[PDB]
Context: one part of a larger RNA, bound to proteins that are not shown
RNA sequence: UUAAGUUAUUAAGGGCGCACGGUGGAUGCCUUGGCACUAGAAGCCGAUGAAGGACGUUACUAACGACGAUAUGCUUUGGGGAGCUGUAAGUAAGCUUUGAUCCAGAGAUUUCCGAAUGGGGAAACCCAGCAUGAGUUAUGUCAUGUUAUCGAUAUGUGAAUACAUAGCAUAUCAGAAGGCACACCCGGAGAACUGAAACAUCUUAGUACCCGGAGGAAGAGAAAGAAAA
RNA sequence: UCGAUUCCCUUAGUAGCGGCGAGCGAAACGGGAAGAGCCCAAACCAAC
RNA sequence: GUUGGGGUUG
RNA sequence: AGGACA
RNA sequence: GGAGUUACAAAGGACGACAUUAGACGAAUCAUCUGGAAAGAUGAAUCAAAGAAGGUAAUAAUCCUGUAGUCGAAAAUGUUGUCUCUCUU
RNA sequence: AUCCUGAGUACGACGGAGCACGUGAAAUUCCGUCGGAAUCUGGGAGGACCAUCUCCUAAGGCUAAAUACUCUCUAGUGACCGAUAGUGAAC
RNA sequence: AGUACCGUGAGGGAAAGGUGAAAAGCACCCCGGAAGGGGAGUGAAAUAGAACCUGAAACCGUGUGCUU
Numbered sequence: 001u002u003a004a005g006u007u008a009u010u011a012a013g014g015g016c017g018c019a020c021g022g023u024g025g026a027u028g029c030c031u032u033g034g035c036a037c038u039a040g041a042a043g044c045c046g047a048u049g050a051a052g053g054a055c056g057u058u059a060c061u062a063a064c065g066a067c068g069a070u071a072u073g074c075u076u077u078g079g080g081g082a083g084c085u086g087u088a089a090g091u092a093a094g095c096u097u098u099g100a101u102c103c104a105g106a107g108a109u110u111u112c113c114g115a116a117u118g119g120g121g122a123a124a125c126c127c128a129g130c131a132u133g134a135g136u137u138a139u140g141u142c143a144u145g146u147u148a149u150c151g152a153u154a155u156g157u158g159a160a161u162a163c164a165u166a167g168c169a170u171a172u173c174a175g176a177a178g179g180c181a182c183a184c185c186c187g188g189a190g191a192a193c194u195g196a197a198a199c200a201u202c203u204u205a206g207u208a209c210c211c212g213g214a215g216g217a218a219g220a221g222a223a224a225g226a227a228a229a
Numbered sequence: 230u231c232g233a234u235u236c237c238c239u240u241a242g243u244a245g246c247g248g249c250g251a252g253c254g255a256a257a258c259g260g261g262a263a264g265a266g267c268c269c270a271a272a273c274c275a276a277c
Numbered sequence: 278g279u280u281g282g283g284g285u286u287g
Numbered sequence: 288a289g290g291a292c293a
Numbered sequence: 294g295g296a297g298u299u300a301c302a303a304a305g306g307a308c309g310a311c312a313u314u315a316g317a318c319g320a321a322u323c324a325u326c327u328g329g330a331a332a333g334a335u336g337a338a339u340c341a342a343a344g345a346a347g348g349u350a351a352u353a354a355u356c357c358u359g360u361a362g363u364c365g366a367a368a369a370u371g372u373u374g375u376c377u378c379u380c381u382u
Numbered sequence: 383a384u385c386c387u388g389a390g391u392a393c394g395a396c397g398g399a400g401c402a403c404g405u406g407a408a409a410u411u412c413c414g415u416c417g418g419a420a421u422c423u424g425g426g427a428g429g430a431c432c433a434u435c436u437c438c439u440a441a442g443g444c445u446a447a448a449u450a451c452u453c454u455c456u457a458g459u460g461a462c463c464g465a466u467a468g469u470g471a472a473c
Numbered sequence: 474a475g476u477a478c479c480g481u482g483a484g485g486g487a488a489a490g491g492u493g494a495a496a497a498g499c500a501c502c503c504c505g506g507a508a509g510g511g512g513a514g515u516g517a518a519a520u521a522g523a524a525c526c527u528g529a530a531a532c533c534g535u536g537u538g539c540u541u
Base pairs, nucleotide, nucleotide: 013541014540015539016538017537018536019535020534021533022532028526029491030490033463034462035460036459037458038457039456040455041454042452043451045178052113053112054111055068056067057066059091060090064086065072074107075106076105077104078103079102083095084094085093118127119126120125128147129146130145131144132143133142134141149176150175151173152172153171154170155169156168157167184215185213186212187211188210195202199248225231226230235262236261237260238259245253246252266444267443268442269388273282274281275280276279277278287422288387289386290385291384294381295380296379297378305377306376307375308374309373310372311371312370313369314368316364317363318362322337323336324335325334326333338355339354340344346358347357348356393417394416395415396414397413398412399411424439425438426437427436428435478485479484498525501512502511503510504509
C1' cells in the first nucleotide's frame, strides 16, 4: 500500500423517563339558597273596583325592590338616638341632636288595564251622552261627577183588548258578576293504558281530568238505630 | 242491654263478595279522643 | 185564610 | 208514647 | 232566681285582664409566645338562672351581636272575665 | 186515647245505581217511569218471607268538640343537600 | 329564573356561586396604536391582579438522560 474481515458515527422525525409551562374545572373547604318537619296562629279577596299586570316616580339613568302625578314617597302616634338621600360604588346638591335615615300602630294619596261595568276595542287604547264648572265674543279644548247587564224597592205610563196583564220610562238600593294554595271538603259528570300472564264480566276506579258550591274546616248528627244482656 | 254524630285502636285480611278467577273486603261488640242537645208542622186557643 | 199564643214524643 | 183538651 | 248571641231568640254598652304587632336592660380576662392578625399554646384569673348561636385578621362563656333572666305600648287588633244588657219562670 | 203526631209520602212493578257484596237466599239506601197505604187496635226494623217477641217512631229543620289540609305568618328542629347536589331557579 | 332561548299557540325551558382580613384593586418607569407584558409598589401571599380560593385528568407545548 493492498486484500479479507469486524464495528461505529448520523436523528429528518419517533419512543421511554424526567423537568418546567399552558389549557380545563374535577377534588377539598365554604354558603348567600334549598329539602323535610314540629309548635302556636291564620286560611277567601272583589263594584268601597280584587288577583295579576301596564306605565310612570330619584339630580344624573338600564333593570329589580319600594312608591303612585302628594310617586325612590306625605301626616300622625309611639320606639330609636347619629348618621342619612334603596340595591349600589360615583360625584353633585343637600337633610339631620330645633332628633333625621330607620322600626311598629293608625291615617292620607293611590295614574292606566283588568269581573271592568258609558259605547267600542287587537288589555294597559279609541270614541261619547248628560249635569256642573274653568276658559273663549264664540266654537274648538279642559276639569269634576254620572251613565253596563241581570236582580231589589216604588212612582207613573201604556198594547193586542173592554177591564187587565205583558211591556215601556223614571227614581232609589248597591244584591250578583270575577279571583284563588281554591291544598283539605261537598256535589255533578267520569276514562284509559293496566291486572286478570289473551279477553268481554270483573280490575285499574268512582282513580285522572272537567264542572259547580263553599268553609276555616267541610260533611255527619240527636235512633221508624245497634242488638238479643 | 246500650243510648246523637265524628275520629283513632282493635275486631280482621275475619265474615262475606267474586268468569267463587284476578282480585275486592266490612260491621257490631270491646278500648279511647271529644262530648250537647234542640227548633218547628199538627191538634187547640186570641184576634182581623 | 193571616198573625200571634201553645207544642214537639215511644 | 208525647202533646192538645181536662 | 236561670239561660243567652258556638245550635237552643237577638242587638248593644262599662271596666278589667291577657296576648299580638316596635323595643330596653342584661355577668365575667389579662399577660406572654408564634404569627400579617390570637380567639390557638402557655401562665394566672373571673362569670354562670347566661358553656344556645353567629361575628371579630386562625379555634372566644368573660371583644361584639346575643343568650339565661327581667322590663316595656301612644295606637290598633284580637281572645277573654265581670258588670251590664236581653228572653224566660 | 176524645182530637193531633210530616201523603202522591211509605211502599210495589220494571229499568238502574249506591251499599265490601257482580240480582243472588239480597234484607237495608237512592233515582227515572208507572201505580199507590195505614192513621196508636197505627206504622217501621231485627238479611227473602210468615207468626210471636224485641227494639224503635220515617216521609220538616238546626247544632260546637274530637277529624282533614298548608299558598301563608311567627318561633324552632334535622346521624337532610352543599353549586352536575339541594327548588327549574343560591347569581 | 319561569329569565335567556325555542314554539303561531297551548307549551317547553337552561347555563351561570368563592380576590383579599381590609380595595389597601398595582402611583411611577419601560416596549406596544391598543391588547398584553417586564419592572416598581400594596399585601402574609399577586402562579390571591378581578376569566381572581384550591386547580385533578384528558389535551397542547419547551428542554433532554437512555434509545431508534
This is an experimental structure of RNA (23S rRNA, nucleotides 3 to 570) from Staphylococcus aureus subsp. aureus USA300, with 541 nucleotides shown. It comes from the structure "Cryo-EM structure of the A2085-methylated 50S ribosome of a MLSb resistant S. aureus strain 'MNY196' in complex with solithromycin". The entry has 27 different proteins, among them Large ribosomal subunit protein uL18, Large ribosomal subunit protein uL15 and Large ribosomal subunit protein bL20. The structure was determined by cryo-EM at 2.08 angstrom resolution and released in 2025. Rivalta et al. published it in Life Sci Alliance in 2025: "Structural studies on ribosomes of differentially macrolide-resistant Staphylococcus aureus strains". It holds a match to the Rfam family "Bacterial large subunit ribosomal RNA". The reconstruction used 263,087 particles.